[PDB]
Solved structure of RNA (sgRNA) from Deltaproteobacteria, 137 nucleotides shown. Lineage of the source: Bacteria > delta/epsilon subdivisions. It comes from the structure "Cas9d Effector:sgRNA Binary Complex". The entry is indexed under CRISPR-Cas9, Endonuclease, Binary Complex, Effector, sgRNA, IMMUNE SYSTEM-RNA complex. The structure was determined by electron microscopy at 3.4 angstroms resolution and released in 2025.

C1' cells in the first nucleotide's frame, strides 16, 4: 500500500417432469360434488450455464509390482494447446534437469513406517485440457 493465482462448499437462474396450496375457466350430475385445462407460490427430482479450439501417441478407474531427498514438481530450459489477422498474460502439459524455488497428511520424542505423490504392466471404459482479460489490426 495493493495484486495477480489454487481447491471445493453453498446460494442463485433456466429447462423438463412430479407433489402440495389458493385462484381461474369447460364438462357430467337432482344435488353434494367429481374429473379436466390454465394462471401463481412452495417443495422435490434430473439436467445446462460461454460459443467454440486442440487432444485418443490422450484422458480416466481399479489391481499388481517398484520406487518415494542419490527424489519429485505449482520450479529452470526449450516447445507445445487455449490461439485468432499478429502478440501476450493466466491455466494446463511433452522432453531434459536438480541450478534457484516449493515439497501434503498420519502414527512415532525420534529413528522410521504407513497415505498421498511418480514410474511400469494387465484390465476396463471415454475422457481430459483451456475458454467472461487485455494490446495491436
Nucleotide at each position: 500500500a495493493g495484486a495477480u493465482g489454487a481447491g471445493a462448499c453453498g446460494c442463485g437462474u433456466u429447462a423438463c417432469a412430479g407433489u402440495u396450496a389458493a385462484g381461474g375457466c369447460u364438462c357430467u350430475g337432482a344435488a353434494a360434488a367429481g374429473a379436466g385445462c390454465c394462471u401463481u407460490a412452495a417443495u422435490u427430482g434430473u439436467a445446462a450455464a460461454a460459443c467454440g479450439c486442440c487432444u485418443a501417441u490422450a484422458c480416466a478407474g481399479u489391481g499388481a509390482a517398484g520406487g518415494g531427498a542419490u527424489a519429485u514438481a505449482c520450479g529452470c530450459u526449450u516447445g507445445g494447446g487455449u490461439u485468432u489477422g499478429u502478440c501476450c498474460a493466466g491455466c494446463c502439459u511433452g522432453a531434459g534437469c536438480c541450478u534457484c524455488u516449493a515439497u501434503g497428511c498420519c502414527a512415532g520424542a525420534a529413528a522410521u513406517g504407513g497415505c498421498g505423490c511418480c514410474u511400469u504392466c494387465a484390465u476396463c471404459g471415454u475422457g481430459g485440457g483451456u475458454u467472461a482479460g487485455g494490446a495491436c489490426a
The work is reported in "DNA targeting by compact Cas9d and its resurrected ancestor" (Ocampo et al., Nat Commun, 2025).